[PDB]
Released in 2025, the model rests on electron microscopy data to a resolution of 2.11 angstrom. This is an experimental structure of RNA (26S rRNA, nucleotides 668 to 1418) from Brassica oleracea var. botrytis, with 738 nucleotides shown. Ions in the entry include magnesium, potassium and zinc. The organism belongs to Brassica oleracea, within Eukaryota. The reconstruction used 219,403 particles.

Context: one part of a larger RNA, bound to proteins that are not shown
């Protein structure tokens, strides 16, 4: 531990269970956060390795455990560190080995620089002159070797195979039963006769049906099977180009093949096995203890080059030089991009003038050239920035991050984001693709963005149940505000989506009309010339064309709607009466509404829920919040001092401060731990119990070390060094066990 879900832990922790000891005072009792095991419940938490731009990835690998398992040796080069000698050093060998000593042949230097060769060859310094290396040891790299390890398909040499199968040779064997009836032959017909037909006999055939036998056409079963080709039921051939027993022959670029690249001993477009052989692999996989310091690249150039490699750029270590390098200020210089513009080129609009063409002196027709207006362009420029870049001088940083010698690399597959507001291509698509300029990831953890490589904030040496902040937050989930003031929205807008529609609700400025009475409402008129002219079947305000005037009026359009075949008729504009207080639309910008349909399930604030804001705009105050920064404690390194030795009078330690540094892949450097073996060691430890094994405790930054109990029953190796078959979790690794 049967009402609660997730790399199974981690940080807290109620409770339960077992168990010790310490001692001042009275022989209890409270102390050791006592100790050990368990863990209800809460917060946080998507393995590892490899390969990658990027993996929880539904990419690779591993069932588990134990043992084993891959930078290694020689010679010869490039270097570094340490040392001997001052010219250095020997090789083979020789004499000895309880062990060294010798050995000058050779090699490098001295040494002489230019030069194909001949030829030729005065280093620096003037104030007692400086004027050369070489040989070992250790380690890192390179060359030749199998060269860090595992892995092909293959190629070549020599043998072994035809007991399977393919063909052939010799010698044997086999084919139930039933059919059919070829040639040939012969009696009664027939032909002059041979010949012909009928009938009888006969028994041919890669003939017919069908067992054994041989084969393998269909379906089903089986598919770690009964079986690495089977079973069941049907199927074909079955006197032949048939089937089969025994033995024999043909062999690998060869055989054999009624030919399928078929078969040649369960895998044949070149058998099998041994050997060359550890073939080769720009490809995949793998590569084992620890801590500390630094720390990339995925660009350019070349390449039968694009999965590789080399030279530049970029990493490391160690020297030697500069007085840097970085960044800013001032001064100063050439620009032709953004934008703009038309002065060129190209593209292109409208007008004025007139050449002129063409029509009937004239020419609503086009009209060059000029003039005016206008003003599009990556490959146009009369113009023209901001930035950026070059240079001189001067600040800041006090760091060498600069340049360069030497040695060792890795890398040359990049990804996303910055308004499509740096651009090209694409569709002004892509989580597209290709360049420029930034940043992040790569190689970077932490907080925010629900979850999150690439966005926002910010760089993890370690410890603390201390503090302040960044981004982002403060109703609950969820740490901190039902925060404060003034406005806005009522769509859950906020919390997806355009053209367009509608006109809700505010703010400001206008416009027009208005007690001379506006708008809305009610009432009454809305006329005459005139049926305007044309058109025309008709067109009368109202099919269509042209005119669109005038009059009387308070006012009335040669009519805005309808309606008539056309008239008729009913309204509107317009006007008077009644009523009475404001009415209607314009501009700028605020916030809302519709437009708005997808497939497992609400599914477009993460969820609750929120307008009685927890929504929007503006102003304000506190707080919460990271591995950022501080505080306290601890390291390592560095710097600056301090004091000691030195020889070096300057290079090494001890100590103290440090608002100095300490993420890290590939990779480079430094310092260590452990295993086996050897010298130290005929020494030391060991029945006072070795090695090995299980528990438990203590120590160090770590690899690891050490004490004690138990087990075990005879070996183990301090220290300082040396020799390496020296460290496993992964190779579809190997063996064994389970």
């Nucleotide at each position: 531990a049967a009402c609660a879900a997730u790399c199974a832990g981690u940080c807290g922790a109620a409770g339960g269970a077992g168990u010790a000891g310490u001692c001042a005072a009275g022989c209890g009792c409270a102390c050791u956060c006592a100790c050990u095991c368990u863990a209800a419940c809460g917060g946080c938490g998507u393995a590892c390795c490899u390969u990658u731009u990027g993996c929880a990835u539904g990419a690779u690998g591993g069932g588990u455990c134990a043992g084993c398992g891959a930078g290694g040796a020689a010679a010869u080069g490039g270097g570094a560190a340490g040392a001997g000698c001052g010219g250095c050093u020997u090789a083979a060998g020789c004499c000895a080995u309880u062990a060294g000593g010798u050995g000058u042949a050779g090699g490098c230097g001295c040494u002489u620089u230019c030069c194909a060769a001949a030829g030729g060859u005065g280093g620096a310094a003037u104030c007692u002159u400086c004027u050369a290396g070489u040989u070992c040891u250790u380690c890192c790299u390179a060359u030749u070797u199998g060269a860090c390890c595992c892995g092909a398909a293959a190629c070549c040499g020599a043998u072994c195979g035809a007991u399977c199968u393919a063909g052939c040779c010799a010698u044997g064997a086999g084919c139930a039963g039933g059919u059919u009836g070829a040639a040939g032959a012969g009696a009664g017909c027939u032909c002059u006769a041979c010949a012909g037909g009928c009938c009888u006999u006969g028994g041919a055939g890669g003939a017919c049906c069908g067992a054994a036998c041989c084969c393998a056409c269909g379906u089903a079963u089986g598919u770690g099977g009964c079986a690495a080709a089977a079973u069941a039921c049907g199927g074909g051939g079955a006197u032949g180009a048939c089937u089969u027993g025994u033995g024999g022959c043909u062999a690998g670029g060869g055989g054999u093949g009624a030919a399928a690249g078929g078969c040649c001993a369960a895998c044949c477009a070149a058998g099998a096995u041994c050997g060359g052989a550890u073939a080769u692999a720009g490809c995949u996989g793998g590569u084992u203890u620890u801590c500390c310091g630094c720390g990339a690249a995925a660009u350019c150039u070349a390449u039968u080059u694009c999965a590789g490699u080399a030279g530049a750029g970029c990493g490391u270590a160690u020297g030697a030089u500069g007085u840097c390098g970085a960044u800013g200020g001032c001064c100063c210089g050439a620009g032709g991009u953004a934008g703009a513009g038309c002065a060129c080129u190209c593209a292109a609009u409208g007008g004025g003038c007139u050449a002129g063409g063409g029509u009937g002196c004239u020419u609503a027709c086009c009209a060059a050239c000029c003039c005016c207006a206008g003003g599009g362009a990556a490959a146009c420029u009369c113009c023209g920035a901001a930035u950026a870049c070059a240079g001189g001088c001067c600040g800041u940083u006090c760091u060498c991050g600069u340049u360069u010698g030497u040695a060792c690399a890795g890398a040359c597959a990049g990804a996303c984001u910055u308004u499509u507001g740096g651009g090209g291509u694409g569709c002004u698509a892509a989580g597209a693709u290709c360049c420029a300029a930034a940043g992040u990831c790569g190689a970077g953890a932490g907080g925010g963005a629900a979850a999150c490589a690439g966005c926002c904030c910010a760089g993890a040496u370690c410890g603390u149940a201390c503090g302040c902040u960044a981004a982002g937050g403060u109703c609950c989930c969820u740490a901190a505000g039902c925060a404060a003031u003034c406005a806005c929205u009522u769509a859950g807008u906020g919390g997806a989506a355009a053209a367009g529609g509608a006109a809700g609700u505010g703010a400001u400025c206008g416009a027009g009309c208005g007690a001379u009475g506006a708008c809305a409402a009610c009432c009454a008129g809305g006329a005459g010339g005139u049926g305007g002219g044309c058109u025309u079947g008709g067109a009368a305000g109202c099919a269509g064309c042209c005119a669109u005037c005038c009059u009387u009026u308070g006012a009335a359009g040669a009519a805005a709607g309808c309606g008539u075949a056309a008239u008729a008729g009913c309204u509107c504009a317009c006007u008077g009466g009644u009523c009475u207080a404001g009415c209607u639309c314009c501009a700028u910008g605020g916030c809302a509404c519709c437009g708005a349909a997808a497939a497992u399930g609400u599914a477009u604030c993460a969820g609750g829920g929120c307008u009685c804001a927890a929504g929007u705009g503006a102003u304000u105050c506190a707080c919460c919040g990271a591995a950022g920064c501080g505080a306290c404690g601890a390291g390592a390194c560095c710097u600056u001092g301090c004091a000691a030795g030195c020889u070096g009078c300057u290079u090494u330690u001890c100590c103290a401060a440090g608002u100095g540094u300490c993420a890290g892949u590939a990779g480079c450097g430094g310092a260590a731990c452990g295993u086996u073996c050897u010298g130290u060691c005929a020494a030391u430890c060991g029945g006072a119990g070795a090695a090995g094994g299980u528990u438990u405790u203590u120590g160090g930054u770590g690899a690891c070390a050490a004490g004690a109990c138990c087990u075990g029953g005879a070996g183990a190796u301090a220290u300082c060094a040396g020799a390496a078959g020296u460290g496993a979790g992964a190779a579809u690794g190997c063996u064994g066990a389970c």

Annotation
The entry is indexed under mitochondria, mitoribosome, assembly factor, plant, RIBOSOME. Rfam match: Bacterial large subunit ribosomal RNA. The literature on the family includes a 2002 paper in BMC Bioinformatics by Cannone et al., "The comparative RNA web (CRW) site: an online database of comparative sequence and structure information for ribosomal, intron, and other RNAs". Among the 84 different proteins in the entry, which are not shown, are Small ribosomal subunit protein mS29, uS17m and S5 DRBM domain-containing protein. The PDB entry is titled "High resolution structure of B. oleracea mitoribosome".